[PDB]
The RNA with a sequence from Homo sapiens has 28 modelled nucleotides.
It was solved by X-ray diffraction to 2.5 A.
The entry is indexed under roquin2, RNA, Structural Genomics, Structural Genomics Consortium, SGC, RNA BINDING PROTEIN-RNA complex.
Zhang et al. published it in Sci Rep in 2015: "New Insights into the RNA-Binding and E3 Ubiquitin Ligase Activities of Roquins".
The entry also contains Roquin-2, not shown here.
Context: bound to proteins that are not shown
């Protein structure tokens, strides 16, 4: 560098 | 339930 995977809380609308 | 916005990590392979 390429090809993938994976991960958090918070508000708002009906 | 359904949507919208904001916000949040690391990992595998060549």
């Nucleotide at each position: 560098u390429g090809u993938u995977c994976u991960g958090u809380g918070a508000a708002c609308a009906c």